[PDB]
Context: one part of a larger RNA, bound to proteins that are not shown
RNA sequence: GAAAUCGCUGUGAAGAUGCAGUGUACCCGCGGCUAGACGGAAAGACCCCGUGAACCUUUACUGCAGCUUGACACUGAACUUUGA
RNA sequence: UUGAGGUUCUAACUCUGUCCCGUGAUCCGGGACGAGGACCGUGUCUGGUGGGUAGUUUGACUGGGGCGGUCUCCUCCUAAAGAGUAACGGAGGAGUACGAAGGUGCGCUCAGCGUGGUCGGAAAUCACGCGUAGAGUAUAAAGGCAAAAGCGCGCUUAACUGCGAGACCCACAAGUCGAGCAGGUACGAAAGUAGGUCUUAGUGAUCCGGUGGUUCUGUAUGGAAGGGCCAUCGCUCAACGGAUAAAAGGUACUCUGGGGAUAACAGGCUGAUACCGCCCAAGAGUUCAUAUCGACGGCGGUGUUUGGCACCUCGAUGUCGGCUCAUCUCAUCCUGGGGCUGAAGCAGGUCCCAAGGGUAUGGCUGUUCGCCAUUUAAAGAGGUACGCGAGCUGGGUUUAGAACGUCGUGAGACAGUUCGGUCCCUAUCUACCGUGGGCGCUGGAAAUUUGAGAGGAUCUGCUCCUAGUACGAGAGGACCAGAGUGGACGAACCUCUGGUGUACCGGUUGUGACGCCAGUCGCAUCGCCGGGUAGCUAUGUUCGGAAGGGAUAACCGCUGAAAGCAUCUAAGCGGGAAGCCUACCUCAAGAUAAGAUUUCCCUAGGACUUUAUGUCCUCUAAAGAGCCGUUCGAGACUAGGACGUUGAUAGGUUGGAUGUGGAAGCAUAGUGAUAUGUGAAGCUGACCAAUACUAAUUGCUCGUGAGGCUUGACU
Numbered sequence: 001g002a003a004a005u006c007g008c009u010g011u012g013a014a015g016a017u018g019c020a021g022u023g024u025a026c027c028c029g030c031g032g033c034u035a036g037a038c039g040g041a042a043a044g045a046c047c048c049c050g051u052g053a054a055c056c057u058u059u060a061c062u063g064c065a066g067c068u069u070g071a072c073a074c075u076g077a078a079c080u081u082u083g084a
Numbered sequence: 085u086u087g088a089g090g091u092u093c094u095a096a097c098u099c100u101g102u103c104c105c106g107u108g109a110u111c112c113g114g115g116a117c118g119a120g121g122a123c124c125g126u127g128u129c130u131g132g133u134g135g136g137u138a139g140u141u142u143g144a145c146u147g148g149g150g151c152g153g154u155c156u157c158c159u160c161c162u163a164a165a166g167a168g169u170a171a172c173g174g175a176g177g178a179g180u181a182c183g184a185a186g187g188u189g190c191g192c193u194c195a196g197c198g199u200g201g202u203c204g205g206a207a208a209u210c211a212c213g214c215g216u217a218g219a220g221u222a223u224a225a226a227g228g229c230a231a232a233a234g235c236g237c238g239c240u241u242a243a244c245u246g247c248g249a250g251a252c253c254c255a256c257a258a259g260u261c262g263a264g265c266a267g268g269u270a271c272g273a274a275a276g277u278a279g280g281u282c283u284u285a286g287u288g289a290u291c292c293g294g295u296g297g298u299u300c301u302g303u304a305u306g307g308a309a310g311g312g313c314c315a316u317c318g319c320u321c322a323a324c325g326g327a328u329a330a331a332a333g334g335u336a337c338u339c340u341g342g343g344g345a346u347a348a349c350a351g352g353c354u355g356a357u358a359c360c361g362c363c364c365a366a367g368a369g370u371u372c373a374u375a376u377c378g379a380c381g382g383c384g385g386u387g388u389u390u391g392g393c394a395c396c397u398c399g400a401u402g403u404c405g406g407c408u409c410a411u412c413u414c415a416u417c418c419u420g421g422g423g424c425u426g427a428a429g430c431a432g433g434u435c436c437c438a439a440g441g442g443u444a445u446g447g448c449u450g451u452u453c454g455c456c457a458u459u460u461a462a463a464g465a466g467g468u469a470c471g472c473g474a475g476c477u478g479g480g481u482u483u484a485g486a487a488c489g490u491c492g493u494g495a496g497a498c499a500g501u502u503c504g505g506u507c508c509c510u511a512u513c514u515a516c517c518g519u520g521g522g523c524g525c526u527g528g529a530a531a532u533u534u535g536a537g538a539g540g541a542u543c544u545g546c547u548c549c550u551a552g553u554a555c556g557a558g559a560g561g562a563c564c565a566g567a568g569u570g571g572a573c574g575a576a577c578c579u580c581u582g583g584u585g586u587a588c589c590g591g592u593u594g595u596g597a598c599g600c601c602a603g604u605c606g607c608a609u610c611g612c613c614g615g616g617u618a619g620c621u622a623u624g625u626u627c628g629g630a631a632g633g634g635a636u637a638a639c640c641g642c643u644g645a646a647a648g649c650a651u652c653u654a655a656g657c658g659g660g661a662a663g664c665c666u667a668c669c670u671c672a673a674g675a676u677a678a679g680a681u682u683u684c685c686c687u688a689g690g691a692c693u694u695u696a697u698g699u700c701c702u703c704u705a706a707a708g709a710g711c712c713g714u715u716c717g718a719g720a721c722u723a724g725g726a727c728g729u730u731g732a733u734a735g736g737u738u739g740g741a742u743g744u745g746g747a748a749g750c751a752u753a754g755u756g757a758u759a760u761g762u763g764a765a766g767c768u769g770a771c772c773a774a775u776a777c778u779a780a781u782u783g784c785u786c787g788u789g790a791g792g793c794u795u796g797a798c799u
Stems, first nucleotide, its partner, number of pairs: 003017001006023005026522007035514003039509002047343003052339002054335004060140005066133003070129005076093009097120003101117006143155003152172001156178006179324001180222001181281002186240007194218001197213004220229002223286001225284003244267004250261003256325001269278003292318007300311002350397001351395001352393003356390001358386006367377002404479001405477003409471001410468005417442003420437006444458005485503001487501002489498003523674001527685007537671004543571006555560001573628005581622004588615005593608006632666003639659004686791001688702005693696001703789001708786004712728005733779003736775005743767002749762005
């Protein structure tokens, strides 16, 4: 996915409606119920991996803004004192 | 010669100071002053600072990941007698040393022991002998070592240069051994020996640069710079085939791509651990292993615990405890039946059989558990996805907020604590609980039934009596056998006791209305309040688990050999439990093997060929069933029960009963609220009994016509 869609014990990609053995069971609704269909819902959020992402921190690395130092330029005139 | 400093000045420049003008103007521009002034400030360059901001990095192996350990090389084992061969398998070493510890010629043997010999002995050095490689080899181990490869002396630099037939090993890049040729050399008389050291560890590619040489190159030419070639130098690039010259953390505020390749839950394999059982038996038990225990040791079972593995599930198997509801096992908690006892009795200990039923409420804590209080005959041990969350909860754990202790510089974090904090799904299939439709069941129909089988139920206390008897020195105190009275559980029922009883009766507040008084009604939770008929119902009433058969479990036998005895057994014959089969209650022939009994109904003609329970016509329509209606102490719809005029099925009507309780109106007495009489009145769902007043009307549909063949027994 499609179904002519039972129980038990066993088997088995290791917990079977569908395999084996066996038991039970005439065909079909309606009202209820939720034990199972590893029921539906969302490509698990936990865990690990990818030489993936983002944001945050700092005495991780490397830049930059900002702040700050000196030299040269804008930048001139007179006296003076003192250092090697 | 230069540097530095100080004091004045105005003219660059400043004013988010005053005044004038453009000008109707707290901008701006120009002008005049005033205060500053070569300062401040700006451009270029430059050192410092710089999580403020930005880009990034923060290894791998790994019985999940993290923490720890490891990462290259040498030796031994694993390694299965060629080579090679893995694990977070078992053991050790290396990241050097030496100009002699290299070469050569010559020469020499170690270690230990026993004897003697000054200090001097366990052990120094000297001398002689005995059996002996057990010594040494710079260093770990292995393979080796008499031509010693071990140990000395003299001379020396072959610890050379150019090579190199041929091989080993090998993904590559690399690594290893090497006779021989040429030149120069060292030691030997010489034949000769020497291209570092007994060997196997003592190590690092490429890029980029430094140094010494060089018959190479040289951007027009000559040079030069730079480059090439030969020799050599610089990496704990140790994550040792080395991604950059250059790099740490957090995320619970988080996100994407993937994995059941890989962890947490449950399942699976296993059973070290866990629990249970058995074997031997030192000893304990006044003696006495085995009444009851039982050391040192040994053998199993189960699949509850803690674990090991990583097989299923990461395009989701989504929960610790409580609640509700369970089902199975027996290794049995109570009740039942037994053997032994260090069993006088009452009790107890231990083992065997037995799974029918039964098997607490509370305080504390989120607890499971545990401690405690008080009961009980007992308060069993386990499996079921540590049963059960598409059945409930959500207190704990484990998102996002906040705080404390502690850790960190910090973002944040926890062998921790604390306050707060969204639980989705209308059930298709299987299963289960109920309730119908269809068809079948050898013609059809109405009833009554047998029972193959299925389910339910299965508990137990206390008092009296036997009898203060048996037993016992006493204290105590029975078996067996009878009677009574309770607990829990279950069913049915409504006479009693109660609850409810929104269509029954009454009191009363507010408001609105019926024209008004009076009397009533609507609304306010049925407005509120007090009662209450039937029905339903428990806390109320009654009843049940009584008694008896059969086969057995452990156990106890009778008779009896094998085996002249003994012996429950091999032949034969018994007893024996709340357990099994019956017995009690309910269901039950879809029991497809579809059963049985009683009663009732249907007996007509033609044609034809497919000569047959044959096909068309005509005529018939039974016994019954259903539709429809009135309905029910029956019911979701159904189904089931009663009745339909030859009638009490439902409603109404009449009477009764019950409940509520003194209707309205009118009279009295009171100023009046009100009270009394008429009168236990009026009103009264569902109840009882009568009664055709109303409605169950005229009707229709389905269901047929004697029920095949074969054989047997009787007619």